[PDB]
């Protein structure tokens, strides 16, 4: 810098739900 897996703070907006932005970490070359 590439791949591969999964995790995760916050902030907007909402009763809930629903969408947006953003972001960690392990391995391998």
């Nucleotide at each position: 810098g590439a791949u591969a897996c999964u995790u995760g703070a916050a902030a907007c907006u909402g009763u809930a739900a629903g969408g947006u932005u953003g972001g960690c970490g392990u391995a391998u070359c």

An RNA structure, in which 29 nucleotides are resolved. The PDB entry is titled "Structure of a high affinity anti-NFkB RNA aptamer". Method: solution-state NMR. The entry became public in 2008. The entry is indexed under RNA, asymmetric internal bulge, stem loop. NMR data were recorded at pH 7 and 298 K. On the sample the depositors note: RNA was prepared by in vitro transcription with T7 RNA polymerase. The work is reported in "DNA mimicry by a high-affinity anti-NF-kappaB RNA aptamer" (Reiter et al., Nucleic Acids Res., 2008).